This is an experimental structure of RNA with a sequence from Saccharomyces cerevisiae, together with DNA, with 95 nucleotides shown. The entry has 14 different proteins, among them Transcription initiation factor IIF subunit alpha, DNA-directed RNA polymerase II subunit RPB3 and DNA-directed RNA polymerase subunit beta. Yang et al. published it in Mol.Cell in 2022: "Structural visualization of de novo transcription initiation by Saccharomyces cerevisiae RNA polymerase II". Released in 2022, the model rests on electron microscopy data to a resolution of 3.54 angstroms. The reconstruction used 66,261 particles. The depositors describe the entry as "Complex structure of trailing EC of EC+EC (trailing EC-focused)".
Context: bound to proteins that are not shown
DNA sequence: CACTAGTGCCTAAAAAAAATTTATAGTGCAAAAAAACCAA
DNA sequence: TTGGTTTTTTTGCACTATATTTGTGGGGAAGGCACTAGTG
């Protein structure tokens, strides 16, 4: 410097 | 005098076994074929 | 009567555009010769 992986975060509800 | 590395310079490795599945939309070209008019 | 004719309708095909945030980390990045210098 890009490309790829890799993870979080939106995990309900109303009556 | 000869072999190989160290660094600098500079165009090609040109082979085909395949095409590899991954969607779904729309929508404007583009061409393919049917369908009407009529004229020979 | 039917094929040349223009018109239309269709069929295909070729296009684009695909929620928002953040943080690592793991990779390499021209390879392929060419021309000379040092060492045996």
């Nucleotide at each position: 410097c890009c490309c790829c992986a890799c993870a979080a975060a939106u995990c309900c509800c109303a009556a």